The RNA (raiA RNA) with a sequence from Clostridium acetobutylicum ATCC 824 has 202 modelled nucleotides. The depositors describe the entry as "raiA RNA motif (Clostridium acetobutylicum)". The work is reported in "Naturally ornate RNA-only complexes revealed by cryo-EM" (Kretsch et al., Nature, 2025). An Rfam search finds the family "raiA RNA" in it. The family's RNA type in Rfam is riboswitch.
């Protein structure tokens, strides 16, 4: 000074692959208008993401007051895409089409059944897990019992479908713009690497 094995993730980066193009935010923070419980996510593995201008509900500021509330000013969502559960406070002109209960015609399977064919899925997980009422009482109102019942209702680990073509996905404050488009795929996970030490061969 070259090769091999071993240990360290309180020693440092997440790695690949299609395709001309795989973006961009998030920690007294983020999750399809806001609040409120319960959950997920920094290896972004959960998730949000069409321009402009006027508002609804919230939010922040001031003033007025016995409590403490009205009042003003500023800010603040839809017509883009289908994407976690329930409750409260908003909107919702009280709805078009053979067609999200996706719908037509061949083709294959199955079977004498509202059948399947790759998806805005099926079947277990489960009627669990979370959430949470009216009618009645008390009470000027608020908070409470009734009740943790009645009703709603999920996700992750597993499980099954392995052809093609053509057409939908409306309408919902004004104005512009596009028509299923990356309008962000697929596969692994301390996975592939550097770095530091010990033991072997040259």
């Nucleotide at each position: 000074u070259a090769a091999g094995u071993u240990a360290g993730g309180u020693u440092u980066g997440u790695g690949g692959u299609u395709g001309a193009a795989a973006g961009u935010c998030g920690a007294u923070g983020c999750c399809a208008g806001u609040c409120g419980c319960a959950g997920g996510c920094a290896a972004a593995a959960c998730g949000a993401u069409c321009c402009a201008c006027g508002u609804a509900a919230g939010u922040u500021a001031a003033a007025c007051a016995a409590a403490g509330u009205u009042u003003u000013a500023a800010u603040g969502a839809g017509c883009a895409u289908g994407g976690u559960g329930c409750g409260g406070c908003u909107u919702a002109g009280a709805a078009g089409u053979a067609a999200g209960u996706c719908c037509u015609g061949c083709c294959g399977c199955u079977u004498u059944a509202g059948g399947c064919g790759a998806g805005a899925g099926u079947a277990u997980u489960a009627g669990u897990a979370g959430u949470g009422a009216g009618a009645g009482g008390g009470u000027a109102a608020u908070u409470c019992c009734g009740g943790g019942u009645a009703g709603c209702g999920a996700a992750a680990c597993u499980u099954c479908c392995a052809g093609c073509a053509g057409g939908c996905g409306a309408g919902u404050g004004u104005g512009g713009g596009g028509u299923c488009a990356a309008a962000g795929a697929c596969c692994a996970g301390g996975u592939c690497a550097a770095c530091u030490a010990a033991c072997u061969u040259a």
The source organism's lineage runs through Bacteria, Bacillati, Bacillota, Clostridia and Clostridium acetobutylicum. Method: cryo-electron microscopy, resolution 2.9 angstroms. The entry became public in 2025.